[PDB]
Context: one part of a larger RNA, bound to proteins that are not shown
RNA sequence: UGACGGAGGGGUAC
RNA sequence: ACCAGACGUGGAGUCUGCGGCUCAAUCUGAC
RNA sequence: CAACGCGCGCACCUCACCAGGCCC
RNA sequence: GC
RNA sequence: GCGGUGGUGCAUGGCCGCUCCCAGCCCGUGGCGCGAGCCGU
RNA sequence: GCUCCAUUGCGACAACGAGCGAGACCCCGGCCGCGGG
RNA sequence: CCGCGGGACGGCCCGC
RNA sequence: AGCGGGAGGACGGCGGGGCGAUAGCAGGUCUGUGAUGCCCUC
RNA sequence: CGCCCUGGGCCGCACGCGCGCUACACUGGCGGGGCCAGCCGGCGCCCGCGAGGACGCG
RNA sequence: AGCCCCCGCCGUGGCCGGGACCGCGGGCUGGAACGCCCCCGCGCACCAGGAAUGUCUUGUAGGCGCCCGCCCCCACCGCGCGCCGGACGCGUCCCUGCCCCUUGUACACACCGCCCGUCGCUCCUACCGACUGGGCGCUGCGGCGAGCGCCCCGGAC
RNA sequence: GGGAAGGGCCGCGAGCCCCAGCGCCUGGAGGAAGGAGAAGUCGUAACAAGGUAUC
RNA sequence: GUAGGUGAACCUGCGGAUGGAUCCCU
Numbered sequence: 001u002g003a004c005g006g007a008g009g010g011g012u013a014c
Numbered sequence: 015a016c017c018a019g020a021c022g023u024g025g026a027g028u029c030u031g032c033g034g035c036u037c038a039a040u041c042u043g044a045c
Numbered sequence: 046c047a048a049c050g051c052g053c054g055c056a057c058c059u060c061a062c063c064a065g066g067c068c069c
Numbered sequence: 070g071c
Numbered sequence: 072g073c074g075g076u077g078g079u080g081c082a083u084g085g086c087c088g089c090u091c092c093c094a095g096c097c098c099g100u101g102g103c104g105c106g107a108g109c110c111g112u
Numbered sequence: 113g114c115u116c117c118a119u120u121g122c123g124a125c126a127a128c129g130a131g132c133g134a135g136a137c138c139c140c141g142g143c144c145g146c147g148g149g
Numbered sequence: 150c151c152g153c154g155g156g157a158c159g160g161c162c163c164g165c
Numbered sequence: 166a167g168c169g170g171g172a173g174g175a176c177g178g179c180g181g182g183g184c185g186a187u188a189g190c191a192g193g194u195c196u197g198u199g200a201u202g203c204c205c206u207c
Numbered sequence: 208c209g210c211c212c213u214g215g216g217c218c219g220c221a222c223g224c225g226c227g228c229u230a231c232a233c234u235g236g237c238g239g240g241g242c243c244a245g246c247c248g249g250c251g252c253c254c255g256c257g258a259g260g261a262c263g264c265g
Numbered sequence: 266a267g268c269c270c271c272c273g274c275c276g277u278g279g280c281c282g283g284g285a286c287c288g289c290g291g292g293c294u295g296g297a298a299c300g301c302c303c304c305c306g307c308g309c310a311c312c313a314g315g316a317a318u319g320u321c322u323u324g325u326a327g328g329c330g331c332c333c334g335c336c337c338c339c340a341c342c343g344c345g346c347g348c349c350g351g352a353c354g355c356g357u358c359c360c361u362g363c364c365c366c367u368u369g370u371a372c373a374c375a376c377c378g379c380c381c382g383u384c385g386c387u388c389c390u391a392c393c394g395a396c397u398g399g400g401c402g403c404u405g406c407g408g409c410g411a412g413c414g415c416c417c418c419g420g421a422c
Numbered sequence: 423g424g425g426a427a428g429g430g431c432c433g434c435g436a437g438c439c440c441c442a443g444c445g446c447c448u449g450g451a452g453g454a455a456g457g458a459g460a461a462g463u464c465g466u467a468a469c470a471a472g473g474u475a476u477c
Numbered sequence: 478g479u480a481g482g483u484g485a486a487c488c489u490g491c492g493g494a495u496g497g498a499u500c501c502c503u
Stems, first nucleotide, its partner, number of pairs: 001373002003370003007367007015357002019321005026229003030225003034220002042052002062215005068209001074206002078203002083200001085194002088190003095132002098129003101110003113122002137183004143155006158177001161171005231314001235275007249264002253260002282311001287306002290303004327349005333343002376472001378469001381465002384462001386459005392453002396449001398448008407439003412434003416430003422424001475495003478491005
C1' cells in the first nucleotide's frame, strides 16, 4: 500500500 | 436485497441442452 | 454467479465424424 | 457401391 | 510450394463477457518524508 | 461536516490549478404552433 | 399523416 | 446546497433505452474469416 | 488431414440435472352469433369434410 | 386476432377436465421422408405438488394472441408488437450484496490465506542402559629382584 | 708377592607380578529425543475481538 | 510465573503485564 476481519461507524439496491 | 404482497419454479407428461451409457461414428466447445 | 432454448431451424449440403470410391 |  | 472445420485461446491480434453499470481515476507547480509513499483526492 | 441517484454539489482545509468517468449528449413517446401532403 | 419548431424549470405560493 | 406540503399543466422533479473512465482476469473464442506465429498432414 | 461422389451418424438410451410448453376444471369446457388492435400487410374464382389442388387479377 | 360479450348445453363423476402413446387413410416439400399438415379411432400420467428456490412497484405483474429470424418442410426458442388490466410498499439495513472512513494482522498465491501438536512410514545423528561389560595408555602401594659399585671375607697363581 | 674366581651386607636401579587411581575409545536387549524425505491419519491451538483477547 | 488435569494441539485455578480490543468523565 492492498486484501481480509463471527471489528466499530456512515450509506444503499426488489 | 429484505419488509407488505403478488406471480411463480421443485411434484405429472412433453420439447429442448448437459452428463453418463451404447456405438463403425454417435464430431466438438463452455462447468 | 459469469457452462447447460448458449456457439440463429441437423433427411442431402451445412460436417468438423464414420464405410467406401474419383482427380491433381 | 457407381 | 498449396489446401486442411487437423492442434495449440497457456504462443498471439480483434471482438466479447466479467470485476461494474461500481463511483471511481488521474496530471502540472508546491509541501512532508532517507525511502516504499502521503497531501491535492 | 452538511447534502444529492451519484468524487452531484455547498462550505472548510499545505495545497493551488486542470482533465476524464458522472452529468451533459443521441434515440423513442406524450401536449401546442408554421409549412407540406 | 412527414418534418420544422414551441413546451417543464425544483418555476409559483407556504414551512424549516 | 437543498428535504418537505399544496397549485396550475399534456406531463412534476420528465419516462424507456443507446453510449460508457483507469486498472485488469493465463475466463471464452485458432471450428467465422486472405488475422496469425510455431508444430503436423500432404 | 487437399476437392469431390454415394450411404450413415451427430436425433441413438435403464438413468440425474436445467430452461420451458399443455394441465390438473364450473372464476370452467362445449355449440351458434357480435366485434375491437399494433410491430405493417396482397386476394378473387372454384374444387375438395378437411388439409390441400387447377386457373387469374390488385 | 384472441381474450371478452350475447344466447344456449353438460352438472362435481378422471365427466363432455387433461391429450400422451398408438392403428388405418388422405396431402405438401423435396433427386430423394426419416420432415410437416389433415380425417376417423385409441383416451396416459396427472386431485395443485417435500426438503429447497426464483422474479416483480403502472399500463407494471399476470392472462390473451400476433409477427420477424434461422428455414425445402417444420417453434414448444429467441428479437419484437399490441389487447385486458390488479393486489401490496412507497420503507428498512435484519439476512444476501455492494460503497466510504477508522482500526487490527504472523495474509500478499492475498481467508478457497497462513498455521500447531500427537499418531503411522523411511533414512541419518547423538543420549540413557543389566553386564562388579570389553580394549589401549599413563600413575603410584606392595612383592621378587638383572647388572654394576663403596666396605668386608676368600686366596687359583 | 700382590692378588683372580667366588661369597656377605648396603647404594644405585631394570624387568615382572600384584593391587588400586587416571584418561580415551567402544559392544549392548530395551527405552527415549532431534533432524530431513515426505503430500499418510486426527482434530483446529495462534495470526482479525481468530469466533472463550493474547502472553 | 506456578500448580493440577486431558488422544493431540490444549484446558482450568491464583498473582502479574499491554507487547490490548481502552492515552478520554462526582